[PDB]
Released in 2025, the model rests on cryo-EM data to a resolution of 2.3 A. 28S ribosomal RNA, nucleotides 2654 to 3786 from Plasmodium falciparum 3D7: 965 nucleotides with solved positions. The entry is indexed under ribosome, malaria, single particle, translation. Anton et al. published it in Nat.Struct.Mol.Biol. in 2025: "Integrated structural biology of the native malarial translation machinery and its inhibition by an antimalarial drug". The sample was in a buffer at pH 7.4.

Context: one part of a larger RNA, bound to proteins that are not shown
RNA sequence: ACAGCCAAGGGAACGGGCUUGGCAAAAUCAGCGGGGAAAGAAGACCCUGUUGAGCUUUACUCUAGUCUGGCUUUGUGAAACGACUUAAGAGGUG
RNA sequence: CUACUUUUAAAGUUGUUUUACUUAUCCAUUUAUAGGGA
RNA sequence: UGAAUU
RNA sequence: UCCCAA
RNA sequence: UAUGGAGACAUAGCCAGGUGGGGAGUUUGACUGGGGCGGUACAUCUGUUAAAUAUUAACGCAGAUGUCCAAAGACAAGCUCAAAGAGAACAGAAAUCUCUUGUAGACUAAAAGGGGAAAAGCUUGUUUGAUUUCUAUUUUCAGAACAAGUAGAAAACGUGAAAGCGUGGCCUAUCGAUCCUUUAUAUUUGCAAAAUGACGUAAAUUACUUACUACUGUGCAUAUAGAGGUGUCUGAAAAGUUACCACAGGGAUAACUGGCUUGUGGCUGCCAAGCGCUCCUAGCGACGUAGCUUUUUGAUCCUUCGAUGUCGGCUCUUCCUAUCAUUGGGACGCAGAAGUCUCAAAGUGUCGGAUUGUUCACCCGCUAAUAGGGAACGUGAGCUGGGUUUAGACCGUCGUGAGACAGGUUAGUUUUACCCUACUGAUGAAUUUUAUUAUAU
RNA sequence: AUAUACAUAUAGUAUUGUGACAGUAAUCCAACUUGGUACGAGAGGAUUAGUUGGUUCAGACAAUUGGUACAGCAAUUGGUUGACAAACCAGUGUUGCGAAGCUAAGUCUGUUGGAUAAUGGCUGAACGCCUCUUAAGCCAGAAACCAUGCUGAUUAAACAAUACUA
RNA sequence: UCUUUUUUGUU
RNA sequence: UGCUAAUGUAAAAGAGAAAUUAUAUAUGUACC
RNA sequence: GGUACAUAAAUAAUCCUAUCACCUUUUUCGUGAGCU
RNA sequence: GAGCUGUGAGCUAGGCAAUAGUUCUUUAACAACAAAAAAGA
RNA sequence: GCACAAACUGUAGACGACUUUUUUGCCUCAGGGUGCUGUAAACAUGAAAGUAAAC
RNA sequence: UUUACGAUCUGUUGAGGCUUAUCCCUAGUGGUAAAGUGU
Numbered sequence: 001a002c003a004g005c006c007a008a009g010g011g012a013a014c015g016g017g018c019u020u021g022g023c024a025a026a027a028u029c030a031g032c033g034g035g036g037a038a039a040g041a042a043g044a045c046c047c048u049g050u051u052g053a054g055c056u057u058u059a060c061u062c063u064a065g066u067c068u069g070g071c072u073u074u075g076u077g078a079a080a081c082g083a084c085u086u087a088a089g090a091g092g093u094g
Numbered sequence: 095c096u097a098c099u100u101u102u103a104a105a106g107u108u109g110u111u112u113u114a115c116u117u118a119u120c121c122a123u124u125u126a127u128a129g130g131g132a
Numbered sequence: 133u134g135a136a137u138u
Numbered sequence: 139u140c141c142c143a144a
Numbered sequence: 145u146a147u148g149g150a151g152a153c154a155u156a157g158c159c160a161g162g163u164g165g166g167g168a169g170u171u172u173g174a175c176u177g178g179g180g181c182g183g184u185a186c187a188u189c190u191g192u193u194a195a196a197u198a199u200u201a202a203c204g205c206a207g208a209u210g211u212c213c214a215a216a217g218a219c220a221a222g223c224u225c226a227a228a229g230a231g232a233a234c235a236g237a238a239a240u241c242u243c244u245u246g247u248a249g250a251c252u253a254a255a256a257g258g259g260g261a262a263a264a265g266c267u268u269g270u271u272u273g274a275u276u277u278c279u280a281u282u283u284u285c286a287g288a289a290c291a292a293g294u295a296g297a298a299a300a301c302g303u304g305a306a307a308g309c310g311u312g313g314c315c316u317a318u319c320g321a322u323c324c325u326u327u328a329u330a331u332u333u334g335c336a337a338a339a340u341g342a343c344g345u346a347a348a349u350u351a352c353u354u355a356c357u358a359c360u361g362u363g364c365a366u367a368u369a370g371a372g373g374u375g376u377c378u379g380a381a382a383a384g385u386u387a388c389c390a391c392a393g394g395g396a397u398a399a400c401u402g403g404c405u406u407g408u409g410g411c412u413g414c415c416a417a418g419c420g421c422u423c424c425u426a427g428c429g430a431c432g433u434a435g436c437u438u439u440u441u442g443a444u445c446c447u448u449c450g451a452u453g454u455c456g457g458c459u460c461u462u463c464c465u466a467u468c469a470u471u472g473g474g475a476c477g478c479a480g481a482a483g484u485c486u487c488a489a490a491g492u493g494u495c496g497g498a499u500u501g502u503u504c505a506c507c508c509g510c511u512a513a514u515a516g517g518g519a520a521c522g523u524g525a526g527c528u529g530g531g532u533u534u535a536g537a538c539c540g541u542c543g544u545g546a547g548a549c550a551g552g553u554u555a556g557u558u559u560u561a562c563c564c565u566a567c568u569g570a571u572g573a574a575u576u577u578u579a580u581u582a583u584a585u
Numbered sequence: 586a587u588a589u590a591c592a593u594a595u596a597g598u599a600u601u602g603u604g605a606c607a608g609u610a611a612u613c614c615a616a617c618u619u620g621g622u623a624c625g626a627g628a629g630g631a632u633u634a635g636u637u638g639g640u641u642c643a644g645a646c647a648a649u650u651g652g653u654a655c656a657g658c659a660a661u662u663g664g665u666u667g668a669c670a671a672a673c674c675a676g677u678g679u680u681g682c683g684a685a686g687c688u689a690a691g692u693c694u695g696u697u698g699g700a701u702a703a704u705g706g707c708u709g710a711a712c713g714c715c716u717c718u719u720a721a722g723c724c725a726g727a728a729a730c731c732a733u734g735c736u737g738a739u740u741a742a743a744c745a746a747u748a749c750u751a
Numbered sequence: 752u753c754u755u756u757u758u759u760g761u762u
Numbered sequence: 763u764g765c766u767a768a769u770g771u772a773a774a775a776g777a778g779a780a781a782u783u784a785u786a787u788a789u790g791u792a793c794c
Numbered sequence: 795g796g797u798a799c800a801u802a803a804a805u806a807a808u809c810c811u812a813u814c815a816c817c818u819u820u821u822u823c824g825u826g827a828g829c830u
Numbered sequence: 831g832a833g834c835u836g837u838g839a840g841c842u843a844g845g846c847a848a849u850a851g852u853u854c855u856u857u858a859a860c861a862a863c864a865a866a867a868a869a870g871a
Numbered sequence: 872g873c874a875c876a877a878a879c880u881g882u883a884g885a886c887g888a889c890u891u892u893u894u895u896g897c898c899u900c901a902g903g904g905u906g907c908u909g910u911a912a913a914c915a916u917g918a919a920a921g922u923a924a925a926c
Numbered sequence: 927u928u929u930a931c932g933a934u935c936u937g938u939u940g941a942g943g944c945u946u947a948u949c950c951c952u953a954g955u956g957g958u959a960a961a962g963u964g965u
Stems, first nucleotide, its partner, number of pairs: 002016001005022005027571005034565003038560002046394004051390002053386004059170005065163008075115011086103005092098001094095001119150005129142004173186001174184002182203001187209006210377001211253001212313002217271007225249001227245006251260002254318001256316003275299009288378001301310003324372006333365003344356004402446001403444001405442001407441001409437006418428002455530001456528003460522001461519005468493003471488006495509003499505001536554004540549003578594003583588001585586001596750008606737004611641001613639006624629001642695005650689004657682005662675005697732003704725004753870009769861003776810001778809002788801007817845001818843001821840006830831001872965004877893002881889001896958003900954001901952004906944003913938003917935002921931004
C1' cells in the first nucleotide's frame, strides 16, 4: 500500500495475508478503548560525519585596545658628562 | 726603526643628560570687557 | 537683601 | 588720588 | 600675540617589541563485542593459534623492538666448554692446581626459535670489507615504494703459508616520502646583451692590431651523495565543553520489549560420609554429580533510531502450578493436640494499614490463608506523574574554566478515535440442491 | 396387527414449544453439642456428624430503615409590584419536612447425580507360595471432570405442534 | 381466488 | 418501457437388494 | 439362560430383475369401474 | 359373499413390420415452469 | 384474513425494539380513597410588651 | 370612662394547598380522530 476473525508453525527470532487447523451467512444502531508493534514527526537520547553552532581556556594561529622604543613633526640658547680625532709622559714590549 | 695598555691637554668633531625661551603644538575660560605697584 | 546706566 | 612703564 | 597654563614635551603619522579569549578563524586521530575510560592488537620481530607446500583472523596466548658493539666487525692460528667425581697447607658448600668422564647439558649483546666443537664458542696475532660504484633479484606485495636481505661484477685493501674468506654483527627484528635545510664531490653547469684568472703568452705601432690558452669575481641556483622526520611509523602544524543546542544519517551502533544462551538467579533429581540417643534414606544429607525454568541479572546486537510512549501504583481480566489455605489421601522420629514429608488436585480464596516514588523491603494487625509466577517486566489515545530523564535554581566533591557527577534537593504542558476489528449491548431481512429420528388404518 | 425417500415440505401472520451449541457459581469460617469424651501418668485434648450463626461472592428486591429532590407544602433574607393579597428575581436565593421513583449501608435467595484421579481394597495367575493387576477380570472413592439446575440460543443462516387465512 | 388431470411448449 | 409465455441439475441408463448377532463362533426351530 | 436338532461359514465369488414386437384366432388364471 | 366390463400374465394357430448408405450423446432421467383444455374450492 | 401505520400505554426505552388498549376498553376532567405539608384568605368592643390622645 | 399604632397570638381551622404525570376506585363528565401502507 491493499485490507481487516482466530490458535499454532515457520519467518527479519511478536502475522490481517503465508502453511496446518478452528471456523465462516446480508445489511444495520449506540458505546468502548484490547489490537491495528494506530495517528503526529526524516528520534531531541546514543553513535557515525574528516557537517555546524554557542560557550571556555596556560589548544593552534591571529587581532582591536593598551604599554614601550625608534624616525618625523621639531624651533631658539646654555651648561655638564661621554665618545672620536690629535701631540707628550709612564708599563710591560719586536 | 715597529706593535699594544694607562695618564697628561681641553686643541678640533660628535652623542647623551640637565636647564633657559616663545613662535610650532596642546589645554582651560569668556561677552575673548580695565597696563603694574600704595 | 536699597540703586549705582543716557 | 601718588609713581612707573608707552 | 584675548587672557592664563603647558611647551619643543605631549599629541599625531609610520615602523618595532611586549601584552592582549576583549575579539576572530580553526582544530581537538583511528581501532574498539555502542561510545567514553582503559589498552595499541596503528610500524615491526620469535614461538603458537595454523589443520605436515605456502597463505590464513580475533582488544587470541607467551613474549620482544625504537637499542648495543673499534669490537661484540674481518681474517688466521691454537684450544675446548657446562657439570660431576677423586685428589692437594691454609682452604670450608663454594677461592687455586691436577687427573678422569664429559654431543654441548656452556657460550654465542638482547626476546624466542633455528645454527654452531680442530667452531660460529674461548684466547692470541694482524687488521678496518662497518670502503666506492653498478647489476640480477628474494621477502611484504599491486608482484609499486621504503626497509631488510641473497647472488654477483668493476676498483682498492685486510687476513692467511695458501686454498680461500671479508661489501658489518651466525640467521630470523632493531626503522622513514615530497618540499625545505645542511655539508661534501665534480677538467659537470647556469644567473638571459656582456666582461671580472689576465692584455696570460707570441709578434706591431702611438690602434678599437692579430693569433693561441681545460683551469676566471662575491653571492645565489642547480646535479649527485649522505644527514636534520614525520612512532597515527606510505609521512596534517591542532585543547576542551554544551543539562541551550542544530543538521545529514545510522537499527552498520547503545539505552526498553521480544529472540538464541543460562554463567548468575530460581526449582527438581542421583550417590551416600555423616546428623538423627542405637538407626544412611521419618526428616535431612556433606564431598561429588544429572537436569529443568526463563519469575533475576548477565552475554549477544537479530528486529525497530522518516519514534513500538521508557518506573511504580491504581483499575480489570485471564492464564500457569513449582498448592499457601480449603477437599480427599499416603508416611512419620504418629498416643491425643499441634506439626512435618508427600500424592490426586488450579473448583474457591489469597486482606486492612505505618515508612518509602519505589519494585523489593520492613514492621502493626486481621485471617483459613495472607502461595509463587505469566500475559510486549499485561495494562499511559485507561488514569496518575511521586521517581528517572530537557530547559530555572541550590549544596557537596571534581575542573583554571566553560562545565561534570548511577551524589543529594526543589519547580517543571502527559495530545487525537468519528475508521477497521475485538468486546458490550440494540434492530434485522434472506436462506431448495435445502431439510427430514416420519407420515399414512 | 397393516405402505411409503421412486416420499414429504407452498406462504403469510400469531402463540406455545424443542434445545444442538456456548456460558455457568458459590466459598470459607466461628461457636456450641457429641465431650472435658476417645487418647494420655498428667499436661492437655480430638476426628466425624448435628445445630445456630457469620465472611467473601452472585442474582434479585424496596414491606421497613436510611440516602436522594427542578412533585408538593411551609418558613424566611435582600429587592420590586402604593398597601393587603397574590407573586416574581437572586443561573436551584436560603432553610425545614418531603410522597412517588431510583437506591445500600436495608431485605430475600443461592441443588444433587454419574463417571473418575490419588489411595485403599477383591478375586487372581505369572512365579507350587505370594501378589490391588508392576496380566486378564472387579470394588469403594476428591472443592477436580461430565451431567442436573441456571443464562442465551439470527450461538442450529435450526426445527415442531397449533390457530386463522391468501 | 385457490386446488387436482390432458395437449403443446420453455429454440 | 427493464420485463410481463416459459428450464434447471455435483451427477439415470437395471443407479435393483430392510435380520440379528459373534469373531476362540453364530442363527432358526422345539421343549424347560 | 439351558437341552436337542437343523442351518451357515470365499459370506453380493450371491440372488432378483430384464428383449418373447403387431394385429387376428382358440382360449386359462389373477386385479380395477359400476352391480348384487 | 356373487355375476359383467377393463387390466396383468399365459395357451393354440397365422402372416405381418423394421431398411435412411460405416459411428460422432443411444436427444430416452428427475424436477420445475408457461399457455390452453377437463374436475374439486 | 391479517400485519404495518395511527392514537393510547410505560411492566419498556438512546433510536429501533418491547408491554398494552382502541367502545363493559382507553384518554380526560371531576368525585372519592390514600398520603404530603402543617392550620389558608377574610373577619372578630378578639388577645397582645407597651405607646399617645380626648372628656 | 373611649379612640388610634402594635412583632406576634387565638377562634372560625387537623384548616388551606397538593396528591400520577409511572398511586388506588368510579358503565361519573366529555371525547375516542383521516383511514393510509404491505401481503
Record summary:
The entry has 73 different proteins, among them 60S ribosomal protein L5, Ubiquitin-60S ribosomal protein L40 and 40S ribosomal protein S18. Rfam match: Eukaryotic large subunit ribosomal RNA. The literature on the family includes a 2001 paper in Science by Yusupov et al., "Crystal structure of the ribosome at 5.5 A resolution".